[PDB]
Context: bound to proteins that are not shown
RNA sequence: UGAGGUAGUAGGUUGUAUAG
RNA sequence: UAUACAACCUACUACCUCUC
Numbered sequence: 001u002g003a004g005g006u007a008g009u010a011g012g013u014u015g016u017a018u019a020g
Numbered sequence: 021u022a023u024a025c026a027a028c029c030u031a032c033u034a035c036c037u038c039u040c
Base pairs, nucleotide, nucleotide: 002038003037004036005035006034007033008032009031010030011029012028013027014026015025016024017023018022019021
């Protein structure tokens, strides 16, 4: 230097359930 | 408008492994 993995963070989406 | 769970995508962060 490149590649892969693990844990997190932030955004978006989707579906279900809940309250309002 | 919030919440909980699961999936997908994007941007990024820490570490590890391998290689150079």